[PDB]
RNA sequence: GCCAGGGUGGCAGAGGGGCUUUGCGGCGGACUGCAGAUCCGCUUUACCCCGGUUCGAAUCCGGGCCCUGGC
Numbered sequence: 001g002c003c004a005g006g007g008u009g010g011c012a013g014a015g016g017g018g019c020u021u022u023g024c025g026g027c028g029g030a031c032u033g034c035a036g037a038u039c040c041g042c043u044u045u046a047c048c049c050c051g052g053u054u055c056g057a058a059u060c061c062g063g064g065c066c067c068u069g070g071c
Base pairs, nucleotide, nucleotide: 002070003069004068005067006066007065010024011023012022018055027041028040029039030038048064049063050062051061052060
C1' cells in the first nucleotide's frame, strides 16, 4: 500500500444525536475490633485531530492518524 471491524474515563467494558451506564481501583472519614474485613462520602460529565450536517455530535458524513481478522 488493497478488503473489513473499529478507536470511551487510571484499568475494564456497555451504549448511542442533547439526560444517561457499570465493575475494579483509588482517596477521605466512621467502627469495642485480637487478623487481613464493614459502612458512608468521592472523579477529570469520560468517548483521538481537521472539516461537514445540525438548534445541538462522543454518537451522522468525508478526510488524517492509531489497534486488529486479511495480500

Shown are 71 nucleotides from a PDB entry: RNA (tRNA).
It was solved by X-ray diffraction to 2.6 angstrom.
The 2007 paper behind the entry is "Structural insights into the first step of RNA-dependent cysteine biosynthesis in archaea".
Crystals were grown from: 8% PEG 6000, 1.2M NaCl, pH 8.0, VAPOR DIFFUSION, HANGING DROP, temperature 293K.
An Rfam search finds the family "tRNA" in it. Its family is annotated with triplet codon-amino acid adaptor activity in the Gene Ontology. Rfam classes the family as a transfer RNA.
The entry is indexed under alpha4 tetramer, LIGASE-RNA COMPLEX.
It comes from the structure "Crystal structure of Archaeoglobus fulgidus O-phosphoseryl-tRNA synthetase complexed with tRNACys and O-phosphoserine".